[PDB]
Context: bound to proteins that are not shown
């Protein structure tokens, strides 16, 4: 400064093809 | 104009 699980789904930024 | 894809950050939801 930090810190506090799984997931699914959309926005947003920025960045490819 | 359409299509796809990445990273990052948000919000709902279980």
């Nucleotide at each position: 400064c930090c810190a506090g699980g799984u997931c699914u789904c959309u926005c947003g930024u920025c960045c490819g093809g | 104009g359409c299509c796809c894809g990445g990273a990052c950050g948000a919000g709902a939801g279980a």
An RNA structure, in which 31 nucleotides are resolved.
Crystallisation conditions: 95 mM trisodium citrate, pH 5.6-5.9, 6.5-7.0% (v/v) isopropanol, 16.5-18.0% (w/v) PEG4000, 5% (v/v) glycerol, VAPOR DIFFUSION, SITTING DROP, temperature 283K.
The depositors describe the entry as "Poliovirus polymerase elongation complex with 2',3'-dideoxy-ctp".
Sample source: RNA prepared by T7 RNA polymerase transcription followed by glmS ribozyme self-cleavage.